About this RNA
Solved structure of RNA (23s rRNA (2996-MER), nucleotides 1405 to 2146) from Sulfolobus acidocaldarius DSM 639, 733 nucleotides shown. Primary citation: Wang et al., Nucleic Acids Res. (2023), "Cryo-electron microscopy structure and translocation mechanism of the crenarchaeal ribosome". Method: cryo-EM, resolution 2.72 angstroms. The entry became public in 2023.

[PDB]
Context: one part of a larger RNA, bound to proteins that are not shown
Formats: sequence, C1' cells, structure tokens
RNA sequence: GGUAGUAACAGCGAAGGGGGGUGAGAAUCCCCCUCGCCGGAAGGGCAAGGGUUUCCCGGCAACGUUCGUCAGCCGGGAGUUAGCCGGUCCUAAGGUAGGGCCUAAUAGGUACCUACCGAAAGGGAAAGGGGUUAACAUUCCCCUGCCUCCCGGGUAGGUGCGGUAACGCAAGCCAGACUCCUGACGGAUUGGGGUAGGGAGAGUAGGACCACCGUCCUACCCAAGCACUCAAGCCCUUGGAGAGCCGUAACGGUGAGAAGAGGGCGAAGGUGUGAUGGGCCUUCCGUUAGGAGGGUUCUCCUGAUCCCUAGUCCCCAUGAAAAGGGAGUCUGGAACGAUCCCGGGAGACCGUACCUAGAACCGACACUGGUGCCCC
RNA sequence: GGUGAGAAGCCCAAGGCGUCUGAGGGGUAACCCAGGCUAGGGAACUCGGCAAAUUAGCCCCGUAACUUCGGGAGAAGGGGUGCCUAUCGUGGUUUAACAAAGCCACGAUAGGUCGCAGUGACCAGAGGGACCUGACUGUUUAAUAAAAACAUAGGUCCCCGCUAGCCCGAAAGGGUGUGUACGGGGGCUAAAUCCUGGCCACUGGUGGUUGGUUAAAUCCGGGUUCAACCGGGCGAAGCCCCACCGAAGGCCGGGGGU
RNA sequence: ACCCUCUUAAGGUAGCCAAAUGCCUUGCCGGGUAAGUUCCGGCGCGCAUGAAUGGAUCAACGCGGUCCCUACUGUCCCAGCCUGGGGCCUCGUGAACGC
Repeated sequence: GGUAGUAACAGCGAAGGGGGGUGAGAAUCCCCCUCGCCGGAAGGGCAAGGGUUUCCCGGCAACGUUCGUCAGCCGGGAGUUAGCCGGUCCUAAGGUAGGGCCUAAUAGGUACCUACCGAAAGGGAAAGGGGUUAACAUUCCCCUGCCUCCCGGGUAGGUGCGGUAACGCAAGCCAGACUCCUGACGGAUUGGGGUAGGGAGAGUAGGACCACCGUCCUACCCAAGCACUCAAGCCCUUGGAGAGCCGUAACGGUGAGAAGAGGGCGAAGGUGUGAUGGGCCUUCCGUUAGGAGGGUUCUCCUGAUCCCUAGUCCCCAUGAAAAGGGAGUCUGGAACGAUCCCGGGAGACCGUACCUAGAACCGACACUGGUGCCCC
Repeated sequence: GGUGAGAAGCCCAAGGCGUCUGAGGGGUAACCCAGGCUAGGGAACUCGGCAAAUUAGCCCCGUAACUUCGGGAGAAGGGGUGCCUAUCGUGGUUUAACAAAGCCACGAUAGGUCGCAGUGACCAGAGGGACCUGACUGUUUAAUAAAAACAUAGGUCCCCGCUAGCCCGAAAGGGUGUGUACGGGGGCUAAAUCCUGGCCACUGGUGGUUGGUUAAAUCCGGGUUCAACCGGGCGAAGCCCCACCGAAGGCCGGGGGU
Repeated sequence: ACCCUCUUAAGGUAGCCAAAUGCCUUGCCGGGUAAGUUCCGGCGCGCAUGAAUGGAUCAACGCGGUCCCUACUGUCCCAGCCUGGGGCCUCGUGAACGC
C1' cells in the first nucleotide's frame, strides 16, 4: 500500500438548559440564574516517591482519545526565613573497621578485644493566639510567654522555722564517690470524671417565603502561659467491731484494726487573668479615600471510637534497651552565697514551594490496577 | 442532620463536582450487554433446578431425632407490627435521698381509623430427610486446580549425661545454647470413643564371638657386591557366623485326609 | 471344625464391603419413581478390604462429593411486550490481522 476513512472514542449506577462575553475561529474557555451527583468519600490533613509539576504574565506549530481562545503543555519573570517544628543525639533487631586468629592469596571467614554505625511514626529541655503575601509562615509582624547557659544587683542559706504525724517552705557554694528511683512498655473487660461535637427554649440584628398559615435559615465566642481548685487511689492521728458490721457495676473489706470523726499527697479539666484586646453578625454617609454607629446576652438537654482515673481477669504468651532527667547518703575544700526575686546577653548547622493520587508516585500512557495512612 | 443497632442502604448540610474529558439525529430496525412483567402447567429443561424465583428486620409463644451432655437451635412451626387521640410505668439529669418542676430516654395501655398491601421504599436466612469424606479454627499451585491435599491438637517410637546427640565450615571455628532428659534433635500417625491380631524366613538396625579371611607399616628367610623382586609370620575395622527388634520396611498361600 | 507337607517365618484375628477399593458387572433381592446403569438397605463366589503401613465409628464444623422431598419459579411447553447503554444515519479523531 490493501483492509479503510473501517473498528474504537458505550458498559465500571452523574446531566444538562436558558441568557450574555471574549476571539480570525466556541457543544468544549469566561460571567449570572437554574437543574442534577458525591457526602465513612468524589470532602479535610499529611507520608514514602516525584522534582519545580507551585505563583504571576503572555501564547497555541506539536501536546490532551474530539475542539480549544483553555491546561500538570510552550515562552518570560519569580517564590521555600525557626532557641521552642523536624533532622542533628540515644540505643533496638542488625552491621562495619582495626587488631588478633585462619587463608596459597585477597576485594575471603570471623567465636574474641576496642571503637564506631543502625529509627524524619521507638526514646528525646522549652509557644500560643490574632493578623500579614499573587505565591512562606508553630519560621515574618503585634501581644503575652517559656527553656538552657552566661553576666550584674539583692535575698533564703553558711549561723532559719510550723505540725503528734503523713508533710508545709525562697533551701548555701564547688569538686568528687556510691545508690535509688522517671525514662520504661501485653491482651481482655467494666465503672467514674471530662472534652470536641450536636440539640431545645427566650432575646437582639439580618435573610427566605407570603393562594392561606407563620414558620424556617444565619451570628451570639476566647489559645498557651500564670493564680486557685479536685475525684479515685495511697498515706497519718483518734476510735475499737461478731454470729456481726462496711461496701461495689462485679470481685469484695475487717483485731496484721471495720464503720464513725478529723487530716496529708493528689488527673483530664474547670473558673479567673491573658483580653475596653480581637473576630463574628449588622446599619448609615460618601459611593475615589474612607468615615460614623449597634449587638455580641440568658435557661437547659445529649455526648464520643478523643482524654485521665481506678477496678478485675488471663497466659506450658509475663508483654525493648539506652542516652538524657531528678533526688538521696557520704568525702574533701573555701567563707561567701543559691535550684528564690529583678535587669542584661547568647542559642551554630541543615530541611521547609507544591501533588500526596479515576491526570503530579510505580505499572511503556493524563492506564477502571497497586501504593497510603489519619479524620468526618 | 433524618431513618436506623450501626462508619450499612436511601435522602440532604459544610466542602466539592458535571474532565471517571468526543458529540448530534432518530415513531429509536435485526441483534447484543444489563433490567421489569407474563395467562394455564410447574423441572416436563439439563450432565446437573445452572441461572432466576421463594424467604427475610424486631417482640411473644414454640421447638424433634441425635449427642462427645457443651450442643443440635435462628431446628421446624404459629401469632403481632401502620396512622391518629390520649395515658401509664421505669430510669437519667439539673447545688436535686424520696416527693414536686423543667428537659430527656426506654417499655407498655385504652380508644378511633384507612388501604390490595403497615419491617409498605431501603436493608433483609428458602426449609427438611439420607449417605461419603476430612475431626474442628487455619494453609496452598501470584496468572485455568481451594480440595478429600498441607498443618493441627492427641498418640507413639528412636538418639543423646553436655568435651554429648544432630547439623554448618576450606580452616579459625560455629547453630541448638543466656539451654541440661518435664530437655534438644529425628521419624510415623492424625480430636475423642471401642480397639490395634499372628509372623524375626528376607532386608535393615543393634550387640556378641570359638573360629576363617583381612591393607599399609614392621619382623624373618631367599635373592641382588646394594635394590627392585619372591616367599613366611603377625594381621584393626568390615565381611562369614550367632542373638534380639514389627507404633522396624513389611507379609498374612496351596495341597491331602476325617 | 480337626491333623500332616512345600514355598519362605506364619497363613488375614476384631471388624468392614460390590466402598473414592469388585475385573466379570447395569452382581442378586428390597426401597424410592408411571418408568432408576446413579442413590439407600441387605448379601458376601473379597480379580486385588483390614488394623498407628492404623480398623470400626460420625456428635459439632465445611464457598467439599452425591441422592430424595416440600415450597418456588420464563429452566421449559413457547414465546410476547416494555426500559437503560450500544448497533443504525451524520460531524470530528483515527488503527490492526489475513495479502
């Protein structure tokens, strides 16, 4: 070339219509109204992997199962900010280097010794809110903070107190040794206390409907830090019980000391302060720049698979280790001196854009597959 | 958010989408892929009731043979269920013993009423009798086999006292082992119940031995100016020989007579 | 049932069966059906059943194999009508195998 301008562009439970615009050119791009679909995923948040795909401007030769004025495509400019987030550190299962031992030899083996490596979901000092860009924000601004170390000024201590007690507290300093306790741990089942969330009623603003009824929707709300408070449990005084008492959802508790009286230590949260600060709803004027007002209250219910707190039961399952924290007891040294208040300084280095998937990852593809987890 | 036991099915908020990115016309042919309904009969279809249909939620009553006494069992089977108008009981919560008040949940009662139909859609078991097989829960040929195959708990046998037994390495060494017979290693069978017979000739394993055979080395004799080379003696394990072992491999006939 | 002999030691016990194991073979009799080479029960001339090479045995369990009944039905007699998506006609994109 022929097949042939032929198959395919249906199947996996969605859908468009009217009016207007831009443009050389609109089923396919843009605006308004309306209609349909998802609503434990087709919505929200973030990994490994990708690597600029992100944002703005300008395009349409190719690219997209059709068209294209559109785009994860093409051309030109940009964008990632940390003492408090993570790496960085610690060790796990495990590994390596150097020594020894072996090997004909090593780029080979390795029980032993020494050192190092091994987790961006394990352990691991300390931050929240409101705002700001076209594109970054526990990273930038404002307000309110906290950690570690180092300075300066005071003070508690060196030489101080309360309680029968459990315990209460501004308690010296610097150099060691030893020890103890967080770190630091399964499964099942149940109570109690919270919180996110979700409702009803009253009121004030705004909106929707009005063939007749007067109902329906929206807003009404507050972080970390700091002060105060605490049920369960466990402790401390008194007390002195039985043929009984106390108590649970259940098992139960008691002279090795119950009930009753007093007390000590003590979650999640809550209530104040943070905050005449914001952000939320709303009215009027000018409609450029802006300006001037109003409200943000009250009474209840329900409620987690999220949080903390106790029980009980089970195993021929008994359910990590370290760095790093705190405390105690001793030894030595100086007489000046903080783990408490106030002021000042410092806190390297590296990651941070975006997707995270019926079009950004792997499958030769903008592949009905696989890779996802966490939430409603 | 409603219904609901519910993160189900159905409907809808907040948020998102009509790009699971080709469209238009058609009194819409045959035919194909998915779906609805059919009078009379009801498996006559077919290898085979394959596919499709039937049933279905919740409350009350009721429930056989068999059985390892736990089950079978949702056995089988029967009745009820909406709406409206009022009530009652029980419990929660609120500074709340109980009783009052306001909210809230669940369980019932009396009457009235409509339809072909009240779990009205959605969701949602057809049941019974008999035999084989594997006891059961689990695993498997990623891409034609999910099973009666594998595993399993229970049973039983073998090796070994630790410098062991079994296994890895070229060696140095190593795994079981941070272990010690109630253990580590190696076989077969396959829960439980009732049982598991006879045979040690063969093969295999273990032990023993009068005895025979038995390599290298060493010893003796010959030979060779020395050797090679010929003989003899001594001669381990193994084999020949004997015994034991069948939850070791296994095997379990024929003939003649009364 | 009893005794003797040979292969090679002994000579299939309890049980079970025409078995997922029986050649002959659709074994024979009964059940179930109008009618049964399958199925169930019984028998036992067992080609070639049998004891941890495990024998007999089914309570519970099974996306295991098989037979029967009730209910139910478009599986059939015997097909008919209706619906969604394609096919058909038109515009755009645009292949492959046979040769």

The sample was in a buffer at pH 7.5.
An Rfam search finds the family "Archaeal large subunit ribosomal RNA" in it. Its family is annotated with structural constituent of ribosome and ribosome in the Gene Ontology. Rfam 15.1 lists 2,955 matches to the family in 1,139 species. The family is grouped with related families in Rfam's "LSU clan".
Keywords: Sulfolobus acidocaldarius ribosome small subunit, RIBOSOME.
The entry has 37 different proteins, among them 50S ribosomal protein L34e, 50S ribosomal protein L32e and DUF2280 domain-containing protein.